An RNA structure, in which 20 nucleotides are resolved. It comes from the structure "Dissecting the Roles of a Strictly Conserved Tyrosine in Substrate Recognition and Catalysis by Pseudouridine 55 Synthase". Primary citation: Phannachet et al., Biochemistry (2005), "Dissecting the roles of a strictly conserved tyrosine in substrate recognition and catalysis by pseudouridine 55 synthase". It was solved together with tRNA pseudouridine synthase B. Released in 2005, the model rests on X-ray crystallography data to a resolution of 2.4 A.

Context: bound to proteins that are not shown
RNA sequence: CCACGGUUCGAAUCCGUGGC
Repeated sequence: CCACGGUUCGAAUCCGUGGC
C1' cells in the first nucleotide's frame, strides 16, 4: 500500500488478520 474484519453510528484516523 491492497483486501478483509472488529468496536453500540460520521475511527482515512484505533485495533486485528492475510497478502505486498